[PDB]
Molecule: ribosomal 23S RNA
Organism: Escherichia coli
RNA sequence: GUCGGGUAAGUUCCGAC
Numbered sequence: 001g002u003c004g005g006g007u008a009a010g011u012u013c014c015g016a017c
Stems, first nucleotide, its partner, number of pairs: 001017005
């Protein structure tokens, strides 16, 4: 990065590939 999760909303996080 992509999919999933958490969130009203998650460039971090957790589970995948």